[PDB]
DNA sequence: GGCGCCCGAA
RNA backbone atom coordinates (compact mmCIF):
# COMPACT_ATOMS: atom_id res chain seq x y z
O5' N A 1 -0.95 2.74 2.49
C5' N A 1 -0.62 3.33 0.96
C4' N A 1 -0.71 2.51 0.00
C3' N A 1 -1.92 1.54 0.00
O3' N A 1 -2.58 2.01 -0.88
C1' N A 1 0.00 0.00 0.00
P N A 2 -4.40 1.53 -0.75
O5' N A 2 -4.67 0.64 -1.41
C5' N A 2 -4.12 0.21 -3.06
C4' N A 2 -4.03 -1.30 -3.17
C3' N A 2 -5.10 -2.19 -2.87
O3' N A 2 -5.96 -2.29 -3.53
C1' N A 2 -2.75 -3.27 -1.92
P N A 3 -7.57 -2.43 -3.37
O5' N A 3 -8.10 -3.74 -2.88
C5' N A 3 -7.34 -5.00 -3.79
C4' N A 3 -7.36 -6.41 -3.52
C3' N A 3 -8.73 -6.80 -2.58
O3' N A 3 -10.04 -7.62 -2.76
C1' N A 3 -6.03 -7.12 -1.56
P N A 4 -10.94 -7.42 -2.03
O5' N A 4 -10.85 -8.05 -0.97
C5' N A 4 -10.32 -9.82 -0.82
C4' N A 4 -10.50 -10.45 0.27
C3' N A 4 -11.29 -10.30 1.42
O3' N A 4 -12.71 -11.46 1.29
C1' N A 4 -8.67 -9.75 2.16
P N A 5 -13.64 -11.13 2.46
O5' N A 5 -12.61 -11.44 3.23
C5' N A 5 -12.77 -13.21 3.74
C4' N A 5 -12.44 -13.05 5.46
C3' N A 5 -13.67 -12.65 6.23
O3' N A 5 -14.91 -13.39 5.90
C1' N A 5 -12.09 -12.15 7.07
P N A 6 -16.40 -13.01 6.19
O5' N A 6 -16.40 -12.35 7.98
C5' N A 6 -17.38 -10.94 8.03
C4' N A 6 -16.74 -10.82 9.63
C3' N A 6 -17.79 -9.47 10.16
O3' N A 6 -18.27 -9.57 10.60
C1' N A 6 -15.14 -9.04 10.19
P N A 7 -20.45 -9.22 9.99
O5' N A 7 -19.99 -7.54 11.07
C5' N A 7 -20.49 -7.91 12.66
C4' N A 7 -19.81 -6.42 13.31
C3' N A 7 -19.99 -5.43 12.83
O3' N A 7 -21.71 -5.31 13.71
C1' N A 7 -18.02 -5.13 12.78
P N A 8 -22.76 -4.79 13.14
O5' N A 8 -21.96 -2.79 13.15
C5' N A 8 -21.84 -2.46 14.49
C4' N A 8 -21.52 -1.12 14.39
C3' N A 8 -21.59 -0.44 13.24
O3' N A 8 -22.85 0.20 14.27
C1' N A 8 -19.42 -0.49 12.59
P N A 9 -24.31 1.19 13.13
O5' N A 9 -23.43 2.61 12.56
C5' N A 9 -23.86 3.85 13.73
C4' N A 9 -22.77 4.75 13.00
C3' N A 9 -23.56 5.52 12.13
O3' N A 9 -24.24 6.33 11.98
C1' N A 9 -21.35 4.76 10.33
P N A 10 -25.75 6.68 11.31
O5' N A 10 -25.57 7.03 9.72
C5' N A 10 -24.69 8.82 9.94
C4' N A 10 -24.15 8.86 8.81
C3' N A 10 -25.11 9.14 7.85
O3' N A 10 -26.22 10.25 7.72
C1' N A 10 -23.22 7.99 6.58
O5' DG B 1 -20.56 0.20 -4.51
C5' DG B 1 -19.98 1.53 -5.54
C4' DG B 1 -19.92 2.84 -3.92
C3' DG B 1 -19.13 2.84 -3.83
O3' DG B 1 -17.89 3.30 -4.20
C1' DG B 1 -20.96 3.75 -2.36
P DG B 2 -16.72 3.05 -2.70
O5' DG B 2 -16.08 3.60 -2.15
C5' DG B 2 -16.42 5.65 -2.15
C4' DG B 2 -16.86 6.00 -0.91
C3' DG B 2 -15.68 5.70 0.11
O3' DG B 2 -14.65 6.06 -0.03
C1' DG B 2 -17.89 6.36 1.09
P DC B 3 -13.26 5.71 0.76
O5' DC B 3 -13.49 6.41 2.40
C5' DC B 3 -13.47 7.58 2.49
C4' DC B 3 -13.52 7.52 4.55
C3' DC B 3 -13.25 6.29 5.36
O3' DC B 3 -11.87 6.93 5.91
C1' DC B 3 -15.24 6.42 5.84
P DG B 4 -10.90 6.31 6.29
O5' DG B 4 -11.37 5.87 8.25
C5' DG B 4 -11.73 6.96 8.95
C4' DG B 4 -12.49 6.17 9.99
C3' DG B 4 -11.31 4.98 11.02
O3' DG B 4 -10.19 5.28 11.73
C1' DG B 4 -13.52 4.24 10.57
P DC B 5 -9.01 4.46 11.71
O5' DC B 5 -9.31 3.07 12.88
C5' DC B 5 -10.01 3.14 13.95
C4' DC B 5 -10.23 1.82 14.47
C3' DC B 5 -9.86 1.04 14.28
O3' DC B 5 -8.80 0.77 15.52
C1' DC B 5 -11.77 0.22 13.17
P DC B 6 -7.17 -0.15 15.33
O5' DC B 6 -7.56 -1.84 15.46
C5' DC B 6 -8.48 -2.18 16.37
C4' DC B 6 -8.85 -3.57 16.27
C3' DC B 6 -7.86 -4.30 15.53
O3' DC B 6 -6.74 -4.52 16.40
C1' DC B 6 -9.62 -5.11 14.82
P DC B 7 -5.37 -4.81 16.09
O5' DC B 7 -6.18 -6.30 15.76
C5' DC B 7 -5.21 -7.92 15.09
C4' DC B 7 -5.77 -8.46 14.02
C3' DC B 7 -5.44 -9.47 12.64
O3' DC B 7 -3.97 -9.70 13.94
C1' DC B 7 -7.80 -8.53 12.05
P DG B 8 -2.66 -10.02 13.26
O5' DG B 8 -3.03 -11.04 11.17
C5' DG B 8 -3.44 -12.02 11.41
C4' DG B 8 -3.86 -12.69 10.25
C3' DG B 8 -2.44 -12.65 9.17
O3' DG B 8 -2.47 -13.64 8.73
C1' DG B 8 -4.48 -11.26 8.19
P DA B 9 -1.01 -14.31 8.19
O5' DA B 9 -1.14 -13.49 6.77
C5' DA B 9 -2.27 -14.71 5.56
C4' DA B 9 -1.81 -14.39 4.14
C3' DA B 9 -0.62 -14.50 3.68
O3' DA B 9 -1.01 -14.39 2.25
C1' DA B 9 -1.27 -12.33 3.46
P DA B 10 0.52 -14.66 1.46
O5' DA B 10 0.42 -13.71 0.54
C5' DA B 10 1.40 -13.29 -0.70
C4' DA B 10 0.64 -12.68 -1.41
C3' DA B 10 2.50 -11.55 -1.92
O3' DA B 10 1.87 -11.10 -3.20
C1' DA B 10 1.06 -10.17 -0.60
RNA sequence: UUCGGGCGCC